[PDB]
RNA sequence: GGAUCCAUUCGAUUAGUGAACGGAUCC
Numbered sequence: 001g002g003a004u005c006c007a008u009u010c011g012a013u014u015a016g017u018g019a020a021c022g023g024a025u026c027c
Stems, first nucleotide, its partner, number of pairs: 001027006008020003
Other pairs, nucleotide, nucleotide, family: 006023cWW007021tWW014015cSS
C1' cells in the first nucleotide's frame, strides 16, 4: 500500500463498513 476488522471522528439512512485516519495482523 493493499486486505480485513475495529477504534475514533464526520455525515447519512437502499445503505455502506461510506470518507479519513489510526491501529493490529497478513503479505